The depositors describe the entry as "Structure of the large subunit of the chloro-ribosome".
An RNA structure (23S rRNA, nucleotides 1283 to 2031) from Spinacia oleracea, in which 742 nucleotides are resolved.
It was solved by cryo-electron microscopy to 3.5 angstroms.
Among the 29 different proteins in the entry, which are not shown, are 50S ribosomal protein L29, 50S ribosomal protein L17 and 50S ribosomal protein L31.
The entry is indexed under Cryo-EM, ribosome, chloro-ribosome.
Rfam match: Bacterial large subunit ribosomal RNA.
The 2016 paper behind the entry is "Cryo-EM structure of the large subunit of the spinach chloroplast ribosome".
[PDB]
Context: one part of a larger RNA, bound to proteins that are not shown
RNA sequence: UUGAGUAACGCAAACAUUGGUGAGAAUCCAAUGCCCCGAAAACCUAAGGGUUCCUCCGCAAGGUUCGUCCACGGAGGGUGAGUCAGGGCCUAAGAUCAGGCCGAAAGGCGUAGUCGAUGGACAACAGGUGAAUAUUCCUGUACUACCCCUUGUUGGUCCCGAGGGACGGAGGAGGCUAGGUUAGCCGAAAGAUGGUUAUCGGUUCAAGGACGCAAGGUGACCCUG
RNA sequence: GGGUAAGAAGGGGUAGAGAAAAUGCCUCGAGCCAAUGUUCGAGUACCAGGCGCUACGGCGCUGAAGUAACCGAUGCCAUACUCCCAGGAAAAGCUCGAACGACCUUCAACAAAAGGGUACCUGUACCCGAAACCGACACAGGUAGGUAGGUAGAGAAUACCUAGGGGCGCGAGACAACUCUCUCUAAGGAACUCGGCAAAAUAGCCCCGUAACUUCGGGAGAAGGGGUGCCCCCUCACAAAGGGGGUCGAAGUGACCAGGCCCGGGCGACUGUUUACCAAAAACACAGGUCUCCGCAAAGUCGUAAGACCAUGUAUGGGGGCUGACGCCUGCCCAGUGCCGGAAGGUCAAGGAAGUUGGUGACCUGAUGACAGGGGAGCCGGCGACCGAAGCCCCGGUGAACGGCGGCCGUAACUAUAACGGUCCUAAGGUAGCGAAAUUCCUUGUCGGGUAAGUUCCGACCCGCACGAAAGGCGUAACGAUCUGGGCACUGUCUCGGAGAGAGGCUCGGUGAAAUA
Numbered sequence: 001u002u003g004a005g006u007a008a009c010g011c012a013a014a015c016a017u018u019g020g021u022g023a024g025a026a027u028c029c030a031a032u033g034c035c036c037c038g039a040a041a042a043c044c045u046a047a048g049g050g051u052u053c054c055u056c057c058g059c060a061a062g063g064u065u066c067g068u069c070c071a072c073g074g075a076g077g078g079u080g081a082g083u084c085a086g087g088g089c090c091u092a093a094g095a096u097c098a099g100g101c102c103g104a105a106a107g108g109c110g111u112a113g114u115c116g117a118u119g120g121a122c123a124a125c126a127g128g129u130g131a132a133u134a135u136u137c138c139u140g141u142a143c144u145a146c147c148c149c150u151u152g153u154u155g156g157u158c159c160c161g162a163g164g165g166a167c168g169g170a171g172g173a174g175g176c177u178a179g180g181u182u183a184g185c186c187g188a189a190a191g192a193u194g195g196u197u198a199u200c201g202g203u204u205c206a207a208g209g210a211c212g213c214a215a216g217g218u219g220a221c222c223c224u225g
Numbered sequence: 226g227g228g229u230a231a232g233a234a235g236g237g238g239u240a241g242a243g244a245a246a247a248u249g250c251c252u253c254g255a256g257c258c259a260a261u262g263u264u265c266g267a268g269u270a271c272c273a274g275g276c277g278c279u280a281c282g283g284c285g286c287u288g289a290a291g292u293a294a295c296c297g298a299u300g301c302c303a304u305a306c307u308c309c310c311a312g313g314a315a316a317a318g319c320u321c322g323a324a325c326g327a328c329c330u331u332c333a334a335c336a337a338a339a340g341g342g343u344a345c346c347u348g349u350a351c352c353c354g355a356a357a358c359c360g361a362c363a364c365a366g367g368u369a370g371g372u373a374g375g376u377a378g379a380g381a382a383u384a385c386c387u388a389g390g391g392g393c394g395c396g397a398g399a400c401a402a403c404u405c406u407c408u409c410u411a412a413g414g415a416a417c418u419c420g421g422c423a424a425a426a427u428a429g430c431c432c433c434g435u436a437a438c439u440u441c442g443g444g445a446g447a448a449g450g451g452g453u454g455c456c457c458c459c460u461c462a463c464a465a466a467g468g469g470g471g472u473c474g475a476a477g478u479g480a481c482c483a484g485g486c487c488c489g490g491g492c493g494a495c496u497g498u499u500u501a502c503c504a505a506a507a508a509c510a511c512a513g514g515u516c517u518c519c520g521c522a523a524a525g526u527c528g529u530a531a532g533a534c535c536a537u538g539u540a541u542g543g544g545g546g547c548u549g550a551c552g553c554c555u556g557c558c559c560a561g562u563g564c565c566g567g568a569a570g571g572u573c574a575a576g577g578a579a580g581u582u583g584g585u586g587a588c589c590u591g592a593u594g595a596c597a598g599g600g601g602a603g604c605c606g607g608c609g610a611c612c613g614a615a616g617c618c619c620c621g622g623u624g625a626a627c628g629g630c631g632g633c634c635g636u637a638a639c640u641a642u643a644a645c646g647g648u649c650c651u652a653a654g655g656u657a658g659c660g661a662a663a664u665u666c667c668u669u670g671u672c673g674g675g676u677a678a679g680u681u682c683c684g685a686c687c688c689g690c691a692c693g694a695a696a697g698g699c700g701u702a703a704c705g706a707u708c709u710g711g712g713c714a715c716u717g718u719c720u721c722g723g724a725g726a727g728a729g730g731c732u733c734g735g736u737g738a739a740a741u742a
């Protein structure tokens, strides 16, 4: 090449308009309306991806149509931590194991050690900013570690021996707080048909410091509690 | 809550030297534990709403109130507490101190001003119930954890919506047949069919009642029946619910959501696991049963070996085989095989070995011609009496060890069927139960029930072709997305089709494959 311009175009959420941009609009942008999820078709985050994020041009190929548009092409740009996660701390399963033992060779078993977290130690929250970052930047208030300064005691730090870290499942009570309502309070309101305000919105603030107490636990001798 | 004495959380001790570990006494000892709470942090911001700008975003200035009652957590006290058996990781930080260990106010550390300053690497974008991650596609798939609002609801379901996000990346026409996703269907209601498979139908909360069986827990939401919408009223807690009355529709949990139920069998006791992609089962497992092996540097498994599980257990414990709750039971045959214990006798290997034999061989000996023979020593060979363990033969025990459980011929009181006998047989000849059975071929076996009619089905009989006792027998309440038979209700399954909505098909615009040939 034939099939063939044939099956199909990837769910039965659903699009419609006006006006834009442009040489070109069902397919991009903005409205107004309709509609769909809402234990999600939402917002984070571990893994993975690894430049896809952002801005400006582009439309050859890609997009099962179109294309001005894109996660596609081109050029620039971007991800800031004493506290969040990991390492600098610890160790479980496991791994590797000096020396030791065993074995044609490689190498196998194996102790102290060394790694290995999914676990234990350990210190930051609120509000701003902005095309792409924010518990990282800014403002305010905090916390931890090491120095510097003062008075003292002179007595150390390690190896060491101890406490502790230290840890099951259910099960219903209890006290509560976040969260929603209802109410007051403040603000605004006619929203063109009957009557109306009985309607609309706001009612927020964390970490941390200082104080700080009713519950449950002494069923202790009972009446109550 | 006044009251009086020992003891709680925390604390001082002393007795076997710091430190707990253990002992006893004792302590103005009665309060300790923790989320919430208050204040500051925030006399602050934050903010609905005002007035201008604007290339309609944006900014500008102002900026009031910032409180209480309800309910409620699948956060918090919290590894409180109670109850369980199957008895719940470690090591660092951190707090106390002995050989008050090397070192010593020069290198040191603590209350400490909570005063001043300093503060190491790596990740951070974007997706993350995903068009960019894993399914080769911008794949109607899959992917740990976190937050969890309103109305109705028991609820993280369901239905409709806030917050937020999206309208699924081919469309427009027409509306044949026909396939699919669905709604309805007059009259009958399984007649369809391999089989009521698939539809339809019940359904929630109260209230009455609930049987056979049974392991006496269950069955059981058995079955079956009734009310429930809104308004008014007072009672019982006096938060709900109930009683009385009324009103409305055809229909009252009225939409979504939300058990069909009985009667009888087989197998399996049950929940569970299994052929990722044609088998979810009666198969496997299991709680239980018995057998058998193992004395602790066990047996068993892996490794050539070291050694490691076994077991940091230790004979009520470990490995292995079969059967698989529970109830009653578990027959006969050790002939063959297995295993165990014997092993007196026989066969019995390497090896050991008295001898015996063969070769070679100094020197020895006879003959026509051509060469032998016998033979010291020694060195090399072969065969070997006897001895040589286990094993096997042999002898006994052993079946919840491998396995097996017979025929022919006669007679009984009418005829028959044989209670009972004779024969070869093996080691013996199927016990109890069950039975045409997930086992019976002939065979839709006879008979009874069920059906109008049933080769299926239930109950029996028995000539069990070829059931049968831990490759268990028999029976069982409960349970089964099990197989099987009959029911009532309910229906397009059917009689016998029909109409309808959606997506395709069809036509037009765009992109544009395939296997085959």
Base pairs, nucleotide, nucleotide: 001742008736009735015033016032017031018030020028034392035391036390037389042372043371044370048352049351053077054076055075056074057073058072062070063069082143083142084348085347086346087345089120090119092118094115095114096113100109101108102107124141125140126139127138128137144344145343147341148340151336152335153334155328160322163319168309169308170307171306174302175301180296181294182293183292184203185202186201204270208265209264210263211262216258217257238250271291274287275286276285277284278283358367359366374386375385376384377383395734396733397732398731403729404728405727406726407725408724409723410722412720413719416718421715429453430452431451432450433449438443440550454472455471456470457469458468473477485713486712487711488710489709490708491707492705493704497509498508513548514547515546516545517544518543525534526533527532551700552699553698554697556630557629558628561627562626564622565621566620567619570618571617572616576612577611580608581607582606583605584604585603589598590597631649633647634646635645658692659689670686672684673683674682